[PDB]
Context: one part of a larger RNA, bound to proteins that are not shown
C1' cells in the first nucleotide's frame, strides 16, 4: 500500500405506475403543392422515488409614497413579443385569494491538554401486558476511529434587570364538553264482508308517527319480519376546570451601561469566442461540447438593441435541509345519478381473458327468464324390440307453463274450406 | 255405400319453424369521499398436489375444501357419517 | 356448550420454483464443507 | 449424563460498507 479471507455485523438486485423525477426521440397531419415552420420540447424506447413527489428562504422585482422564500386558484392576455411576418405560435411584473416557517455546513474564534464518535460485554430505575413483548432510564470496562480535523461558540469582555433546566419526601388526580370504534333497546290491526289457489286489492271499523328510507313475505303493506327516527353503553385522543408545600445545588439565556476589534464570505469555477439544440427572447432565453481563462467586497452580478466614458438602484452565484395550501384513466373500501337494459351496458349479468386459432410476437367469441311451491318435475294401464304415442288414468289456479319450459311477431312451410286460371 | 280432374295463384281459420316485442335484473358505466406499496425474515407470476364416493370454477399446502384461539351458538345432509341433549 | 355450523383471525404450519443466489437444465443430472435429528435427566 | 433414529439436514452467487486477521511491497 494493494491484494487475500464460506473471518464478525449489514446493504443492493425483482414486481407494480393513475398522479411524480431524469434522459432519448419520430412521422402521420396543417400550410389547399413543398424544403424553414407545424404536429411536439408530443407517441414509442431506457432509467429512479412517495402517500404525495418536485420546488423553496433572493447574485428576485420595481422605478412607486415602493414590495419581499416556494406552490396553487382568479386575472394580467390570445396581450409585449416569435413567424416562407405566411399557416400558425405566445410568456413575465404589479392586483385579488388559499396557506403560512424557517434553518445548517464551509470560512472567523477555543491548545496547562479531542471537549468528539462507534462496536462488544456489564447495570439501574418506573410504568403496560394472562402470556408474547415493549417503553422509559443514568452509570462502567476493554478495543478502535479521529490532529491529512470530530465537537463547542456565532467577534470578545464588562455592567443591571429578568427568564430557563436539573434533586429529595409528606399529598393531588376530580367534573365537563367535543372527535372515534363496537354493541344493546326501539310505537302502532295480521278485525269484520267481496272476489281469489294465495292479500299487501276494494268497501268498512280502529290506531302510530322525532319512525310514510329501502328490502322481504303466495298480488300494490306506516301498524306481518329485518331494519328506519331516537336513545343508552363502549373503545380512540384532545381541550378546558381541580393543590402543589418546604428545602438544596449546578449550568445556561435575552436585553441594557460601558471597553476594544474590523475579520470572513464556496475556482478549470464565473465569464468570453465558436459550433449544435431549445425558448415568446429579437447584433442569442436556457443547456451542452471544444479553446482561452478572472477579481476579492471600493469586488462581482442584474436593470429585455450591439459599443466606449460615467452616475444611480437592487442583490450577494459557483455547498446543503425543510410542513401547508396542489395532483391522482392505479390498487382497496364506501356513497350516489333527468345514465344502459341482454345485437344495449366493460370483451366478459353464466366454471370469461374462458372455449378456440397462430411456430411466434399475438388474436379472441357465443351463451340470462318453468312455477307461489318440485319438501308438487309427470305415479298407473294399453300398444311397441325400442324410441315414442294413447287413455276410462294423474300434479297444479293453469301443462297449447313438461325442463330446447314467461310472452311468442315477420320471412318460410302443412291442413280444410271458398274462388280464379288461352305466352307473367 | 257414394261424389269432388291434377298443377299454379288469392283470401280466411287452426297449426309447424324461428326468436322479434312487452315485462324482469345479485351486471355495467360515470361522479364524489378516504386510505395506500410489496421483496434475500425469499415478493408478483408459474407448476404440482389436497375430499369417503370428486371433472371444472372457488378454497387451501404433507396439519392440505381445513388446525388452534376468540364471538355467536344446533344442527350439516345426495347417500354414508359426525354432533350439548 | 373449546363439540354441527357461521363469523373474526393476532398462535402454529406454509410442497417445487421464480430476483433465484453452489454448478447446470427439452436432465427430477453433478459438486465441496459440517454427519444430522429426537427422547429422558 | 444416559438412550434412540435417519443418506436424512444445513451452508457455499456477484458487487459494496464497518471492523478484524495475518502475509506481501515500499
Nucleotide at each position: 500500500u494493494g491484494a487475500u479471507g464460506u473471518u464478525a455485523g449489514g446493504a443492493g438486485g425483482g414486481c407494480a405506475a393513475a398522479u411524480c423525477c431524469g434522459c432519448c426521440g419520430a412521422a402521420u397531419u396543417u400550410a389547399a403543392g413543398c424544403a424553414u415552420a407545424u404536429a411536439a420540447u408530443u407517441a414509442a424506447g431506457c432509467g429512479g422515488a412517495a402517500g404525495a413527489a418536485a420546488a423553496g428562504a433572493a447574485a428576485a422585482u420595481a422605478a412607486c409614497u415602493a414590495u419581499g422564500a416556494u406552490u396553487c386558484c382568479u386575472u394580467u392576455a390570445g396581450u409585449a413579443a416569435c413567424g416562407g411576418c405566411g399557416a400558425g405560435u405566445g410568456a413575465a411584473c404589479a392586483a385579488g385569494g388559499a396557506c403560512c416557517a424557517g434553518c445548517u455546513c464551509a470560512a472567523a474564534c477555543g491548545g496547562u491538554u479531542a471537549a468528539u464518535c462507534c462496536u462488544u460485554c456489564g447495570u439501574u430505575u418506573g410504568g403496560u401486558g394472562c402470556a408474547a413483548a415493549c417503553c422509559u432510564u443514568u452509570c462502567g470496562a476493554c478495543g478502535g476511529a479521529a490532529u491529512u480535523g470530530u465537537c463547542g461558540u456565532u467577534g470578545a469582555a464588562u455592567u443591571a434587570u429578568u427568564c430557563c433546566a436539573u434533586g429529595a419526601a409528606u399529598g393531588c388526580c376530580u367534573u365537563u364538553a367535543a372527535u372515534u370504534u363496537g354493541a344493546g333497546c326501539a310505537a302502532a290491526g295480521u278485525g269484520a264482508g267481496c272476489a281469489g289457489g294465495a292479500a299487501u286489492g276494494c268497501u268498512u271499523c280502529c290506531c302510530c308517527a322525532u319512525a310514510g328510507a329501502g328490502g322481504g313475505u303466495g298480488a300494490a303493506a306506516g301498524g306481518c319480519c329485518c331494519a328506519u327516527a331516537g336513545u343508552u353503553c363502549u373503545u380512540u385522543u384532545u381541550a378546558a376546570u381541580u393543590u402543589a408545600u418546604u428545602c438544596a445545588u449546578u449550568g445556561g439565556a435575552a436585553u441594557u451601561u460601558u471597553u476594544c476589534a474590523u475579520g470572513u464570505c464556496g475556482a478549470g469555477u464565473c465569464g468570453u469566442g465558436u459550433u449544435c439544440u431549445u425558448u415568446g427572447a429579437g447584433a442569442u432565453u436556457g443547456g451542452a461540447g471544444c479553446a482561452c481563462u478572472a477579481a476579492u467586497a471600493c469586488g462581482u452580478g442584474u436593470g429585455a438593441u450591439a459599443c466606449a466614458u460615467u452616475u444611480c438602484a437592487c442583490a450577494u452565484a459557483a455547498a446543503g435541509c425543510u410542513a401547508a395550501a396542489u395532483a391522482u384513466a392505479u390498487g382497496u373500501a364506501g356513497g350516489a345519478g333527468a345514465c344502459c337494459g341482454a345485437u344495449a351496458g366493460c370483451a366478459a349479468a353464466c366454471a370469461a381473458g374462458u372455449a378456440c386459432c397462430g411456430u411466434g410476437a399475438g388474436g379472441g367469441a357465443a351463451a340470462g327468464a318453468u312455477g307461489a311451491a318440485a319438501u308438487a318435475g309427470u305415479a298407473c294401464u294399453c300398444a311397441g324390440g325400442a324410441a315414442u304415442g294413447a287413455g276410462c288414468a294423474a300434479u297444479u289456479a293453469a301443462a297449447u307453463a313438461g325442463u330446447a319450459c314467461c310472452u311468442g311477431a315477420a320471412a318460410u312451410c302443412g291442413u280444410u274450406a271458398a274462388g280464379a286460371u288461352g305466352g307473367a | 255405400a257414394g261424389c269432388a280432374c291434377a298443377g299454379u295463384c288469392u283470401u280466411a281459420a287452426c297449426g309447424a319453424u324461428g326468436g322479434a316485442u312487452g315485462u324482469c335484473u345479485u351486471g355495467g358505466u360515470u361522479c364524489c369521499u378516504a386510505c395506500a406499496g410489496c421483496g434475500a425474515u425469499g415478493a408478483a407470476g408459474g407448476c404440482c398436489g389436497c375430499a369417503g364416493c370428486a371433472a371444472a370454477a372457488u378454497g387451501c399446502g404433507a396439519u392440505a375444501c381445513g388446525c388452534a384461539a376468540u364471538g355467536a351458538a344446533a344442527a350439516u345432509u345426495g347417500c354414508a357419517g359426525u354432533g350439548a341433549c | 356448550u373449546g363439540a354441527a355450523u357461521c363469523a373474526u383471525c393476532a398462535g402454529a404450519a406454509u410442497g417445487c420454483u421464480g430476483a433465484a443466489u453452489g454448478u447446470a437444465a427439452a436432465c427430477u443430472a453433478c459438486a465441496c464443507c459440517a454427519a444430522u435429528u429426537c427422547c429422558c435427566u | 449424563g444416559g438412550g434412540a433414529a435417519u443418506a436424512g439436514u444445513g451452508g457455499u452467487a456477484c458487487u459494496c460498507c464497518u471492523a478484524c486477521a495475518g502475509a506481501a511491497a515500499a
28S ribosomal RNA, nucleotides 9 to 432; 5.8S ribosomal RNA, nucleotides 2 to 158 from Plasmodium falciparum 3D7: 576 nucleotides with solved positions. The PDB entry is titled "High-resolution cryo-EM structure of the Plasmodium falciparum 80S ribosome bound to RACK1 and E-tRNA". It was solved by cryo-EM to 2.45 angstrom. Keywords: cryo-EM, Plasmodium falciparum, RIBOSOME. The entry also models magnesium and zinc ions. Rfam match: Eukaryotic large subunit ribosomal RNA. Its family is annotated with structural constituent of ribosome and ribosome in the Gene Ontology. Its Rfam clan is "LSU clan". On this family, see Yusupov et al., Science 2001: "Crystal structure of the ribosome at 5.5 A resolution".